[PDB]
Context: one part of a larger RNA, bound to proteins that are not shown
C1' cells in the first nucleotide's frame, strides 16, 4: 500500500484480521462505551555512534585584547 | 648613577599668570601577567557506555582440532635491558647428585 | 656441608633474564690470548602462511682488513625465538658536488651514513561540563516490555543420617542425588530507536492451582473439644482499617478464611499523577571550575470528531417459501 | 398467502455461597477440667432478579412563608440563573425500603467396602459390583427457526384472510421497533364528582400597643378556607373523522 466477517491455537525477524490447522461466519443499517489494528498525531527526548554542532569551564592546546615594566622617537639647556 | 634649569609638551586660570616639565601623554618595541576574548583539541579497544583494564609495539607454552594458518576482557607468564666480558678463539677438561677413605 | 683421594653417574648441572627448545673429548668449566660487538656490498627468508605492504630481525654469500689455531676451521656479538622507531630538523664522520656575468672571502644548498622520538609504538603539537541543549543516524548498541536461558528464585520428587523418652517415616528432617515452573534475579542482544508512554493505585473482565476458607476423606504422639500432618477438589468466597507513593511489609480490630499467581509485571486513544523522569531552587558529599551524585528535598503540561475489527443493545432486507 | 400456539439443536448462569443461634445437650467422651454429632428449626451476611402497599430520598408539578427592588398603595405580579431564599410535598423514579432465589435424582474423585482370580490361600481390582465431594450431569432460570436436515400444530384465506397508510393513545420507546383503542368505541381531552398536596384566600366586620386625630404591625370571624394535581370514576360534549391502497 492492498485486501479485509473474524475467533482459538500454532508458526514466523521470537508481539499475525492476511501464513498453517481447526472453529465460527446470511447482507446491510442505527446508538454506544473504547478491547485490538504493537490506532492517529512527532525521522526517540533516554542510550550509543559521527576523526557532527553549539553554550559553558579550567593550572587542556594555541593565540588575541588589556594592565604592569624596560628601551627608542617626541626631547631641550647647564 | 646622582642633580639643576626652561624652551618643547601637559595641566589649572576668563586673563595676566600659576603648576608641572624633558617627565607625563602619544608612536614603536621588548619581558611579565593575562578564559576578559577567539579558534581548537580532549584518540582507539570494550558481551551498549562510564568506571576498571590494555587482550594498543614485542617473545614463549597451552587453547589449536598431529603440514601451514586460526579468535574472545581465553589459561600460565615474560620483554622495553644487562654484559669489554657475561663477546671471540685456542689449550686443558667434565657437570648435578649419591657412596667409600682422610 | 670448607680441601684432598677413589668409585657410580648421557646430563637431573651449567649455559645473564619468560617459556619452550639446543648443547658433554661441548654450545658447559678453568687457563691463556684476543677485540669479528670490524668496513663495503649483496642473496634469501621473515616481518605480512597462502597473498601486496615499511622499519626492524635472521640465515647465507662475495670483497677488504684482522684475531686465534699445527691445520682443517671458527669468529657478520651473547646457543635459538623478546630487548624496538618514518619524513622534516639538528649534531656528528670522511670525501666530493654546488650557490644566478666574473674572481676572492664569508655564510649557505647537496650526495652517503651515525646519533637525538614519536610506548596511541607503520609516528597529530592537544583538558573538561551540558538537566539549556542541537543535528545526523542506530534496534549495527543500552533502559521498560517481549523472546531464549534457568545459575538465582519458587515448588516437587528420590535416598533417609539424625530426633521424636522407646520408636526414620504422628511429626521435624541434614547431606547428596533427580526434576517441574517461568512469580524473583541474573545472562544474551533475537524483535522494536521515521516512539509499542513508566512504578504504585484504581476500575472492569477472563483465567491458573503449587488450596487460605467452605465440601468429602486418611493418619495421629486420634478420649472428647481442639490441634498437627496428608488426600480429592478451582463451585463459591477470600473483606475493613493506621504509617508509607510505595510493591512488599510492619501493625489493629473483625472473619469461615481474610491463599498465591497469569492475562504487554492485563488495564493512561479508561482514570490518577503520590513516585520515577526535563527546564527553577536548596542541603550533604565530590570537583580548582563548569558541574556531578543510581543521596535527600520544595515546585513543575497528560493531545485526537473511531475508518476497520471486537463486543453491548436496537433496526431493515434476503433465504427457508 | 395469513393468524395464533409451540418445539429445542445449541447458548448463558453461582443463582446461589457462607456464617451465627436454638432444640439435640451440659448429653456422648472424660477423674475432672472441658465438651461434640446425625437431624429438625429460626435468623444474619455476601451475591442475584424484581417491586413501591410500608419507611426513606427526590420531586426547578404544586401550595404556603418571607428578604431587596420595580409596576403609585392595595390586589396581583416580574427579576435576584436558570426555584431569590425557607417550609411542606402528589404522581413518577428510586434504596436506606419490600418480595423471591430447593428438595431430590444420576455418574464419579480421594476414600470405605463386596464378590474375586492371576498365585488352591490372601487380596477393594485384573473382569464384575455396593457406596462416596460445595466439585460433574440433570433438576431451575434466561435466550433461542438462519438448527441450510433453515422445524411442528390448528384454524383462516387465495377475491379476498390478513396487512399498510390514516386517526386517538401508551403497559413501549434515542431513529426504527413494540403494545392498545378507533363509534360493534370510554383511546385522549373538556366538565362533574372521587381521591390527593398545601394550610385557612380576596374582601368585609370586630379587636389591636398607642395616637386629638390621621394612622396602625398584628389577632379573631367569615373559612376543614382559597389555590392546585402527570391519579381514578362517571360522562360520547370535543377529537378517534373522512378515507386511500396492497394482498396468494
Nucleotide at each position: 500500500u492492498a485486501c479485509a466477517u473474524u475467533c482459538c491455537a500454532g508458526u514466523g525477524c521470537g508481539g499475525a484480521g492476511u501464513c498453517u490447522g481447526g472453529a465460527g461466519a446470511c447482507a446491510c443499517c442505527c446508538a454506544g462505551g473504547g478491547g485490538g489494528a504493537a490506532g492517529c498525531g512527532a525521522a526517540g527526548a533516554c542510550c550509543c555512534u559521527a576523526u557532527g554542532g553549539a553554550g559553558c569551564u579550567u593550572u587542556a592546546c594555541u593565540g588575541c585584547a588589556g594592565g604592569c615594566u624596560g628601551u627608542c622617537g617626541c626631547u631641550g639647556a647647564g | 648613577g646622582a642633580c639643576u634649569c626652561u624652551c618643547a609638551c601637559u595641566c589649572c586660570g576668563g586673563g595676566a599668570g600659576g603648576a608641572g616639565g624633558a617627565c607625563a601623554c602619544c608612536g614603536a618595541u621588548a619581558g611579565c601577567c593575562g578564559g576578559g576574548c577567539a579558534g581548537u583539541u580532549u584518540g582507539a579497544c570494550u558481551g551498549g557506555g562510564g568506571c576498571g583494564g590494555u587482550a594498543c609495539g614485542c617473545g614463549c607454552u597451552c587453547g589449536a582440532a598431529a603440514a601451514g594458518a586460526u579468535a574472545u576482557c581465553g589459561a600460565g607468564c615474560g620483554c622495553g635491558c644487562c654484559c669489554u666480558a657475561u663477546g671471540g678463539c685456542u689449550a686443558u677438561c667434565u657437570c648435578a647428585g649419591c657412596c667409600g677413605g682422610g | 656441608g670448607a680441601c684432598c683421594c677413589g668409585g657410580c653417574g648421557a646430563a637431573g648441572a651449567g649455559u645473564g633474564c619468560a617459556a619452550g627448545a639446543g648443547c658433554a673429548a661441548a654450545a658447559g668449566a678453568u687457563a691463556g690470548c684476543u677485540u669479528g660487538a670490524c668496513a663495503g656490498u649483496g642473496u634469501u627468508c621473515u616481518u605480512c602462511c597462502c597473498a601486496a605492504c615499511g622499519a626492524g630481525g635472521a640465515a647465507c654469500g662475495c670483497u677488504g682488513a684482522c684475531g686465534c689455531g699445527a691445520a682443517a676451521g671458527c669468529g657478520u656479538g651473547g646457543u635459538c625465538u623478546a630487548g624496538c622507531g618514518a619524513a622534516c630538523c639538528a649534531a656528528u664522520u670522511a670525501g666530493c658536488c654546488u650557490g644566478c656575468u666574473u674572481g676572492a672571502u664569508g655564510c649557505g644548498g647537496g650526495c652517503a651514513a651515525u646519533u637525538g622520538a614519536u610506548g596511541a609504538c607503520a609516528g597529530a603539537a592537544a583538558a573538561g561540563c551540558u538537566a539549556c541543549c542541537c543535528u545526523a543516524g542506530g534496534g549495527a548498541u543500552a533502559a521498560c516490555a517481549g523472546a531464549g536461558u534457568c545459575g538465582u528464585c519458587a515448588c516437587u520428587c528420590g535416598c533417609a543420617a539424625g530426633a521424636g523418652c522407646a520408636c526414620a517415616u504422628a511429626u521435624c528432617g541434614a547431606c547428596c542425588g533427580a526434576g517441574u515452573g517461568g512469580c524473583u534475579u541474573g545472562c544474551u542482544a533475537c524483535c522494536u530507536c521515521g516512539a509499542u508512554g513508566u512504578c504504585g493505585g484504581u476500575u472492569c473482565c477472563c483465567u491458573c492451582c503449587a488450596u487460605c476458607c467452605u465440601g468429602c476423606c486418611c493418619g495421629u504422639g486420634c478420649a472428647g473439644a481442639a490441634g498437627c500432618g496428608g488426600g480429592c477438589a478451582a463451585g463459591g468466597g477470600u473483606g475493613a482499617g493506621g504509617u508509607u507513593g510505595u510493591u512488599c511489609g510492619c501493625c489493629u480490630a473483625u472473619u469461615a478464611a481474610a491463599g498465591g499467581a497469569g492475562g504487554u509485571c492485563g488495564u493512561g486513544a479508561g482514570c490518577u499523577g503520590g513516585g520515577u523522569u526535563u527546564a527553577g531552587a536548596c542541603c550533604g558529599u565530590c570537583g580548582u571550575g563548569a558541574g556531578a551524585c543510581a543521596g535527600g528535598u520544595c515546585g513543575g503540561c497528560u493531545g485526537c470528531u473511531a475508518u476497520c475489527u471486537a463486543c453491548u443493545g436496537g433496526g431493515u432486507g434476503u433465504g427457508u417459501a | 398467502g395469513g393468524u395464533g400456539u409451540c418445539u429445542g439443536a445449541c447458548a448463558a448462569g453461582a443463582a446461589c455461597g457462607a456464617c451465627c443461634g436454638u432444640a439435640u445437650a451440659g448429653u456422648a467422651c472424660g477423674a475432672g477440667a472441658g465438651g461434640a454429632a446425625c437431624u429438625a428449626c429460626g435468623g444474619u451476611u455476601g451475591g442475584u432478579g424484581g417491586c413501591c402497599a410500608c419507611u426513606g430520598g427526590u420531586g426547578u408539578a404544586c401550595c404556603g412563608g418571607u428578604u431587596g427592588u420595580u409596576c403609585g398603595a392595595g390586589a396581583g405580579a416580574g427579576c435576584a440563573c436558570g426555584u431569590g431564599c425557607c417550609g411542606g410535598g402528589u404522581a413518577g423514579c428510586c434504596a436506606c425500603g419490600c418480595c423471591a432465589c430447593a428438595c431430590g435424582g444420576g455418574g464419579u474423585a480421594a476414600g470405605a467396602g463386596c464378590u474375586g482370580a492371576a498365585c488352591g490361600c490372601a487380596u477393594c481390582u485384573a473382569a464384575g459390583c455396593u457406596c462416596g465431594a460445595a466439585a460433574c450431569c440433570c433438576a431451575c432460570u434466561u435466550g433461542g427457526a438462519a438448527a441450510a436436515g433453515a422445524g411442528a400444530c390448528a384454524c383462516c384465506g387465495c377475491c379476498g384472510a390478513g396487512g399498510u397508510c390514516c386517526c386517538g393513545c401508551g403497559u413501549a420507546c434515542a431513529a426504527g421497533a413494540c403494545g392498545c383503542g378507533g363509534u360493534c368505541g370510554a383511546u385522549a381531552g373538556a366538565c362533574u364528582c372521587g381521591g390527593g398536596g398545601u394550610g385557612u384566600g380576596c374582601g368585609c366586620g370586630u379587636c389591636g400597643a398607642g395616637g386629638u386625630a390621621a394612622c396602625g404591625a398584628g389577632a379573631c370571624g367569615u373559612u376543614a378556607a382559597g389555590c392546585c394535581c402527570a391519579c381514578g370514576a362517571g360522562c360520547a360534549c370535543u377529537a378517534a373523522c373522512a378515507g386511500a391502497c396492497c394482498a396468494a
An RNA structure (23S ribosomal rna, nucleotides 2059 to 2914) from Haloarcula marismortui, in which 749 nucleotides are resolved. The depositors describe the entry as "The structure of CCPMN bound to the large ribosomal subunit haloarcula marismortui". Method: X-ray crystallography, resolution 2.2 angstrom. The entry became public in 2005. Keywords: ribosome 50S, PROTEIN-PROTEIN COMPLEX, RNA-RNA COMPLEX, PROTEIN-RNA COMPLEX, PEPTIDYL TRANSFERASE REACTION, RIBOSOME. An Rfam search finds the family "Archaeal large subunit ribosomal RNA" in it. A reference for the family is Cannone et al. (2002), "The comparative RNA web (CRW) site: an online database of comparative sequence and structure information for ribosomal, intron, and other RNAs", BMC Bioinformatics. Rfam links the family to the GO terms structural constituent of ribosome and ribosome. Among the 29 different proteins in the entry, which are not shown, are 50S ribosomal protein L19E, 50S ribosomal protein L44E and 50S ribosomal protein L18P.